[PDB]
This record gives sequence, C1' cells and structure tokens, in this order.
RNA sequence: GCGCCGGUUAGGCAGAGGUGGGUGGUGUGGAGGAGUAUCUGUCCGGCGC
Repeated sequence: GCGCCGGUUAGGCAGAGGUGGGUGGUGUGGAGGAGUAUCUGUCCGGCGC
C1' cells in the first nucleotide's frame, strides 16, 4: 500500500434524507418506502496479504 473485521473512552467522528420527512422517533414502531435500513469518507484498535 490493499482488503478484512471490530469500537470502554468522544461507549469513535463528520457528511449524506425515501416526491414522506429527520424539529415525529435512530428507532422496546420496523411492521409500509434507499429495512438485513444505513451508506460514503475518516479516526482508532486488531488482523491478514
């Protein structure tokens, strides 16, 4: 360098909003619609190549 996992010290961080929105709840509504609801960056740890 790349990928893979994870998050106890910011119990990681910023940005992104479904013609339905995030000042209705990040969900003891998920059970309709980016519901297996996150994603994309980035920072930590470990790992592998």